Context: bound to proteins that are not shown
RNA sequence: ACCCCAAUAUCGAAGGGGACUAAAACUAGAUUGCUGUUCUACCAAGUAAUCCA
RNA sequence: UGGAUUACUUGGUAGAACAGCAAUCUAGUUUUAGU
Repeated sequence: ACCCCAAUAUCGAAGGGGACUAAAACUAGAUUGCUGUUCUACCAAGUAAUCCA
Repeated sequence: UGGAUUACUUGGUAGAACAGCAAUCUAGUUUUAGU
């Protein structure tokens, strides 16, 4: 902190439930980081052509 | 011989498709205990 519960204007309803507290597995998602394969772009090192000689 | 139009080799990086792992959070299901 709210609802319902009677013989009910009232007469141990002077009570009781919803309820909370904590812990497990499983399922689904979002972000971040990593691993694998293909596709694309950029940068750097290398191999191999005129041209200038 | 150096600048230069060339093709492909790995190498950082970055994007797109798909598959998997780990952390954090969120929603749910079934269940256990107690007050």
Description: Shown are 88 nucleotides from a PDB entry: RNA (CRISPR RNA; Anti-tag target RNA). Released in 2021, the model rests on cryo-electron microscopy data to a resolution of 3.06 A. Entry title: Cryo-EM structure of LshCas13a-crRNA-anti-tag RNA complex. Protein in the same entry: CRISPR/Cas system Cas13a. The work is reported in "Structural basis for self-cleavage prevention by tag:anti-tag pairing complementarity in type VI Cas13 CRISPR systems" (Wang et al., Mol.Cell, 2021).